[PDB]
Context: one part of a larger RNA, bound to proteins that are not shown
RNA sequence: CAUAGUAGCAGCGAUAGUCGGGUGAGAACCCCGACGGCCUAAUGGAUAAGGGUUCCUCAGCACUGCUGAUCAGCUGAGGGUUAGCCGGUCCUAAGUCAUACCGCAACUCGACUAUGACGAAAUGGGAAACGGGUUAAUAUUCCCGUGCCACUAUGCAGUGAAAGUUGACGCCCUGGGGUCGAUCACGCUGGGCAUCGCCCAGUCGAACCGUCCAACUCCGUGGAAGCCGUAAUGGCAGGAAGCGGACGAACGGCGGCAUAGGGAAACGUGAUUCAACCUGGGGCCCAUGAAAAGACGAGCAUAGUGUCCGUACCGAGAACCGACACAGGUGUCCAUGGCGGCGAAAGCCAAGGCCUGUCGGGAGCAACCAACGUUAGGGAAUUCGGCAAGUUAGUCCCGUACCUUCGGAAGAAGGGAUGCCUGCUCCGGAACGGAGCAGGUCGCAGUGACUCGGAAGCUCGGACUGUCUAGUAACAACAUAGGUGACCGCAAAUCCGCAAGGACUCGUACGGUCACUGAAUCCUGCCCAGUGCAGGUAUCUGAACACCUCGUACAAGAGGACGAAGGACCUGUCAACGGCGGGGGUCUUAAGGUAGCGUAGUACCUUGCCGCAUCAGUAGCGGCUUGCAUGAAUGGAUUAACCAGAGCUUCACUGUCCCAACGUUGGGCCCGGUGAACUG
Numbered sequence: 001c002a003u004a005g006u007a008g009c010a011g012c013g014a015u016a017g018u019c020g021g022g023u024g025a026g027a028a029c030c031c032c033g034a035c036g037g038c039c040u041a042a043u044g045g046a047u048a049a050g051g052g053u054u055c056c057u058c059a060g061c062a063c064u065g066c067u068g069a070u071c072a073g074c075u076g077a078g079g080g081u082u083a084g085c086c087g088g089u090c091c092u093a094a095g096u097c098a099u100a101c102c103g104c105a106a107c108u109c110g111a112c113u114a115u116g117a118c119g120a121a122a123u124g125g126g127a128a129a130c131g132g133g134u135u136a137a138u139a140u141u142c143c144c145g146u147g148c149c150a151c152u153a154u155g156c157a158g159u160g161a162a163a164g165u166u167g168a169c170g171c172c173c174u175g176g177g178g179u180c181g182a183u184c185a186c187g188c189u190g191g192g193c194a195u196c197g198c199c200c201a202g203u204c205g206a207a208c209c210g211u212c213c214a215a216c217u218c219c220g221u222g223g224a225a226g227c228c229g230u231a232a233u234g235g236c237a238g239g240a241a242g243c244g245g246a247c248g249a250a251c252g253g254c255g256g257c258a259u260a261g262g263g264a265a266a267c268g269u270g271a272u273u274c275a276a277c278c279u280g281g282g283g284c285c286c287a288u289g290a291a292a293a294g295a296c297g298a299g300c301a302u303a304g305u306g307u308c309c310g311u312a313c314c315g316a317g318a319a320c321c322g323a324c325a326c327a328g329g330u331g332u333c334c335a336u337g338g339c340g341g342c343g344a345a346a347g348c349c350a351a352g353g354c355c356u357g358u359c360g361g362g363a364g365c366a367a368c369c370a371a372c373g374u375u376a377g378g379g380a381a382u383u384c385g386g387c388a389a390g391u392u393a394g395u396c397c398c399g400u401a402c403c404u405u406c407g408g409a410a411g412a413a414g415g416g417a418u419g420c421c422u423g424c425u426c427c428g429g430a431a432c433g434g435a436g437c438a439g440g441u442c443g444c445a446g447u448g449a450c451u452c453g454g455a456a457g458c459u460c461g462g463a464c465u466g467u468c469u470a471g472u473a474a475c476a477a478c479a480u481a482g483g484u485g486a487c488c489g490c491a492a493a494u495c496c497g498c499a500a501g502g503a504c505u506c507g508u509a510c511g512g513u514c515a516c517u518g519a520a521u522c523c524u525g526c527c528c529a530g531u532g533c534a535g536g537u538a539u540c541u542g543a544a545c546a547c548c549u550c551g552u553a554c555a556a557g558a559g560g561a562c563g564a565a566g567g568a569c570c571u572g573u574c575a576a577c578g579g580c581g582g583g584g585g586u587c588u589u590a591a592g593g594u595a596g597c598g599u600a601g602u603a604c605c606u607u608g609c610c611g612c613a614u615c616a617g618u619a620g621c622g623g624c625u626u627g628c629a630u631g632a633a634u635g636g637a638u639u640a641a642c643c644a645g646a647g648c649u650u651c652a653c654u655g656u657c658c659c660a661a662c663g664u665u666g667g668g669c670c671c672g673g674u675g676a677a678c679u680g
Base pairs, nucleotide, nucleotide: 001680002679008674009673017035018034019033020032021031022030036355037354038353039352044334045333046332047331050314051313054312055079056078057077058076059075060074064072065071084148085147086310087309088308090125091124095118096117097116098115099114100113102110103109129146130145131144132143133142149306150305151304152303153302154301155300156299164296165295166294170284171283172282173281174280175279176278177277181273182272183271184270185269186268187203188202189201190200191199192198204261208256209255210254211253212252217246218245219244220243221242226236227235228234262267285289320329321328337349338348339347359672360671361670362669368667369666370665371664372663373662374661375660377658378657381656386653394418395417396416397415398414403408405519419441420440421439422438423437424436425435426434427433442446454651455650456649457648458647459646460645461643462642466478467477482517483516484515485514486513487512488511494503495502496501521637522636523635525580526579527578530577531576532573533572534571535570536569539568540567541566547560548559549558550557581587582586596630597627608624609623610622611621612620
Other pairs, nucleotide, nucleotide, family: 003678tHS004677tHH005006cHS005675tWS006676tWH007675tHS010666cSS011370tSS012317tWW012357tHS016036tSS016037tHS023027tWH024026tHS024070cWS027070tWS028359tWS029067tWW039043cSS040350tWH041335tWS042044tHS042351tWW049315tHS049316tWW053080tWS053081tWW056136cSS061063cHS061072tWH063074cWS065325cWS067359tWS072073tSS073318tWS079137tWS083311tWH084128tSS085128cSS087121cSS089126tHS091292cSS092120tWH092291cSS094119tHS101112cWW103499cSS104106tHS104107tHS110500tSS111501tSS120124tHS122331tSS124290cWS125292tWS125293tWS127149cSS129140tSS130206cSS134139tWH146207tWS162163cHS162298tHH163297tHS167293tHS168292tHH169291tWH177250tSS178276tHS179275tWH180336cWW189265cSS193197cWS202266tSS205260tWS206258tHH207257tHS213214cHS213248tWS213252cWW215248tHS215279tSS216247cWW222239tWS222241tHS223239tWS223240tHS224236tWS224239tHS230232tHS232281tWS249278cSS263265tHS263266tHS285287cHS287289cSS313319tWS314319cHS316330tWH317357cSS318356cWH322326tWS340346tHS341343tHS341345tHS346450cSS367668tHS375655tWH376659cWW379654tHS379656tHS380386tHS380387cWH380388cWW380654tWH382656cWS383385tHS390653cSS392453tHS393452cWS399413tHS400412tHS401410tHH402409tHS404407tWS405407cHS405639cHS408640tSS428430tHS428431tHS443445tHS461476cSS463640tWS463641tWS464480tHS468475tWH481518tHS483575tWS488492cSS489508tSS490507tWW490509tHH492505tHH493504tWW497499tHS497500tHS517633cSS519639tHS520638tWS523632tWS524633cWH527590cSS528576tWH537538cHS537568tHS542565tHS546561cWW551556tHS552555tHS574577cHS575633cSS579591tSS581592cHS588592cWW589591cHS593594cHS593631tWS594632tWH595631tHS595636tWS596636tSS599606cWW599608tHS600602cHS602630cWS603605tHS614616tHS617619cHS620647cSS632635cSS655659cWS
């Protein structure tokens, strides 16, 4: 340079805009209004981490923004974060570091033991603050009002003072107290509506100070031989109910606070259900559910001090990680807004936010593609296979097979009902709670939308919940309880380190290490020849040191005697590695396949033969079965329950098919703007 003015700027359950107007050289997307929409555990509100000025004001358009821009998280210039009572700071957690000691050739290395220090900003423990107002931007920090804690000084009180309590605690069921909220009744204030008389909003007011107290516990009285009590368990002559008393709770009630504050106004009263918060009862463990600081214990007045660090903003379909203004990833709290209904479910609507999951204009808008609706008659003929789609569905009554470990199977299956309007009954204190009756009455259809299982049978595998190949395997594989064998009495067995040392172990055979098998039920045959482990061992073999002989003025060297473990040899052992044949009516090499199961997920021959089922069945199931080359913890057989596991059959259903058609939405095509790559 061609590619090329081409792909992308459409696809996501968030389809979003339109008419006027304002500013401006310039307006589809910057601002005002109206109309129309979108988000409901979020697209709202508050925050952790992380980012680091992105926050507010002014001025701009060369850059950045999937198009444009007067806009901006962009460019430039200024400004902005105020604390005794919010965090940090302090305490201790799993654990970390430093010094000392020791090791190491040595250290910036290394285990133990001492000591010291470090280790929690949403989300462990913890002294103390509420309400209102204010700024372009901060705010329990500033201002106004009120309140509270600690330390110190002064003064009165007090001699007490540290034992004890608190900080301080698991999982499951549940009662009681009780605020906010939501709703109901009624009154008052304001708004809306226009045939009714209904509909919406408000009706406020803290911290703090004072006071009240249910449950638990205990005391007195009392005197129950059957009574007392609960949602349930339970309680008692070792003293029940009842009566009385001591101790004793809320973020709750009540009074102050408050002719404080807030509101345009009225500036309410009672009730039901009751998050928060308070306080009790019950059940579970082969599991036992932190620690330290600190506080209480243990008064009051007045005064003084209370320094230091953080504080802006985002917190995400543009402020964080992902090279990006990335459809990905990313912790906490708001779980009580209304209708609905079992519901923190659907659907719809508030408060609150948004039209920025940010390019537009035009063509009944063709072919083709993505998502999707509807299809007559047939109904799986489609295909490896019903893959894809569909069918069924909520609640109540009736009713329910084989098999089975008696739990289950089971919502088996199959059948019926279901709205609205009128007047009522029952349970309960009551609900705007629940269960029914009678009469009336509309539709094709009353879980009318939404929400919402298709069902039955046979065989194989693994018992079940659980685990896994982050990114083509979720399974029959791994784990499991259960079964089994092995090693070890603790200065042990097993394992880590070069050493100093260390795990198991705050453990002790009902332990814990090392392996195999893999719930239950019925069982688990024979072989020790080889290999492995283990025990024994007259005899044989068996290294070095020492000793003896020769050799050498010594030495090298040669030989000998003695002989550890080991081996030979013998024995034990297969729920130890593994084996269980050919021949004949034994031989190899120990034995020669027992219960079972069998054409197997294991059988070459093989589409084995017979039967079921079908019009037709290399499939599937049942029987046979000489098993090329099944078989018992390398576990055999078998099995209720369970399964996004492999195969087969039936009913129901359907555009999978016969055989295709029409429609809906987004692209595709034409127009403005933006504008790559692959390849040569």